[PDB]
Context: bound to proteins that are not shown
DNA sequence: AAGCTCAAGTACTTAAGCCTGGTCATTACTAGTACTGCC
DNA sequence: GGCAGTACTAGTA
DNA sequence: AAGTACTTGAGCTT
């Protein structure tokens, strides 16, 4: 040098 | 009658710290416009 | 040639 | 889940 969101909800780590 | 507290009755709240990973759908129903097809 | 009816696609709880 | 505050409505008294 830019895009790939964001949110949800789950599982697990200490 | 005002007016005083006192009691139940009600409605409202927040609930550990940081960190990895996934899947997953992002809306489904109405109502307008177009194209096909039968008369 | 009109005209109706199904269908697909862009608003919308 | 309790636990907390705010409201309320009702009860008793100058």
């Nucleotide at each position: 040098c830019a895009u790939a969101a964001a949110g949800a909800c789950c599982a697990g780590g200490c």
An RNA structure (RNA, DNA-RNA ELONGATION SCAFFOLD), together with DNA, in which 80 nucleotides are resolved. The entry has 12 different proteins, among them DNA-DIRECTED RNA POLYMERASE II SUBUNIT RPB2, DNA-DIRECTED RNA POLYMERASE II SUBUNIT RPB7 and DNA-DIRECTED RNA POLYMERASE II SUBUNIT RPB9. The sample was in a buffer at pH 7.25. It comes from the structure "Structure of transcribing mammalian RNA polymerase II". The entry also models zinc and magnesium ions. The work is reported in "Structure of Transcribing Mammalian RNA Polymerase II" (Bernecky et al., Nature, 2016).